[PDB]
RNA sequence: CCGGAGGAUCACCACGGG
Numbered sequence: 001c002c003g004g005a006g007g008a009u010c011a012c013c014a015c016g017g018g
Base pairs, nucleotide, nucleotide: 001017002016003015006013007012
């Protein structure tokens, strides 16, 4: 960076990957 009918006190967090 990318993904989720993942979460949020919401420009953040965890997870999952390559």